[PDB]
Context: bound to proteins that are not shown
DNA sequence: GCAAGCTGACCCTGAAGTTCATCTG
DNA sequence: ATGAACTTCAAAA
C1' cells in the first nucleotide's frame, strides 16, 4: 500500500462369465566276486 | 491344443448470440 | 444494466 485474482480430473464401473493334461506305456530283453594265499615264519 | 464373445468405454466442457432473475442504483 | 442458463454453429483420425 494500486497489482494473475477463479480452476477436481473426475462425477464411476466385478474381467471375466470358465476350461478333466488328458486317454499312454515291460528299465529292460542279461552276468561266478572270481579265477588265490599255512598265522605262526620261533617256542 | 497360438483360445473361444466380450470390449479397450461413459457425458461435457466451445464462440457467440439470445434470455432468467436480483445489485447499487 | 451485465452475470448466469438456452440455444445455433462441422458431423473428426
Nucleotide at each position: 500500500g494500486u497489482u494473475g485474482a477463479a480452476a477436481c480430473a473426475g462425477g464411476g464401473u466385478c474381467a471375466g462369465c470358465u476350461u478333466g493334461c488328458c486317454g499312454u506305456a515291460g528299465g529292460u530283453g542279461g552276468c561266478a566276486u572270481c579265477g588265490c594265499c599255512c598265522u605262526c615264519g620261533u617256542c